[PDB]
Molecule: RNA Pseudoknot
RNA sequence: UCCGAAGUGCAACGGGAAAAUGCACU
Numbered sequence: 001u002c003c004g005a006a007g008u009g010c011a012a013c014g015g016g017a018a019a020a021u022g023c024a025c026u
């Protein structure tokens, strides 16, 4: 940065699952 996340906004916390993921519907 991202996300949680919201009716909108601002702020705080902090979570690398912040990941991986097969087969069928020819």
Base pairs, nucleotide, nucleotide: 001018002015003014004013
Other pairs, nucleotide, nucleotide, family: 014015cHS